[PDB]
Context: bound to proteins that are not shown
RNA sequence: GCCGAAAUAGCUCAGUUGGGAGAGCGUUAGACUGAAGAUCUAAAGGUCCCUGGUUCGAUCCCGGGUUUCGGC
Numbered sequence: 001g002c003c004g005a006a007a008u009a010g011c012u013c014a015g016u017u018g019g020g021a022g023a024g025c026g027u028u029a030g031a032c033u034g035a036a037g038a039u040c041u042a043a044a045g046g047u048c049c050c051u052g053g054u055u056c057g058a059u060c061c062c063g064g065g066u067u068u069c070g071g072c
C1' cells in the first nucleotide's frame, strides 16, 4: 500500500431463500403430595457494529465507515 475475515440478548452460541429474531445459561414467578424440587411449569430480556441506499417491506441485497485482526 493492496487483498481478505469478524461484530446477533447479561453471558456462550444459531440464523437456505426479503414478509413477527432462535436456543442454551443466568435472572424473575409459581407449586399440598409421589417418581434426587438436583424436578416441573410460564414469564422476562434484542432489532442484528454504525450509516446511507434498493424495495411495499432488509439480520439477509448494494455502497461507505468504525473497531479488532489475518495475508502479501
Stems, first nucleotide, its partner, number of pairs: 001072007010025004019056001027043005049065005
Other pairs, nucleotide, nucleotide, family: 008014tWH008021tWS009011cHS009023tHH010045cHS015048tWW018055tWS018057tWS021046tWS022046tWH034035cSS054058tWH055057tHS
This is an experimental structure of RNA (human cytoplasmic tRNA(Phe)) with a sequence from Homo sapiens, with 72 nucleotides shown. It holds a match to the Rfam family "tRNA". Released in 2025, the model rests on cryo-electron microscopy data to a resolution of 2.66 angstrom. The work is reported in "Structural insights into tRNA recognition of the human FTSJ1-THADA complex" (Ishiguro et al., Commun Biol, 2025). It comes from the structure "The Cryo-EM structure of human tRNA methyltransferase FTSJ1-THADA with substrate tRNA and S-adenosyl homocysteine (SAH)". The sample was in a buffer at pH 7.5. The entry also models zinc and magnesium ions. It was solved together with tRNA (32-2'-O)-methyltransferase regulator THADA and tRNA (cytidine(32)/guanosine(34)-2'-O)-methyltransferase.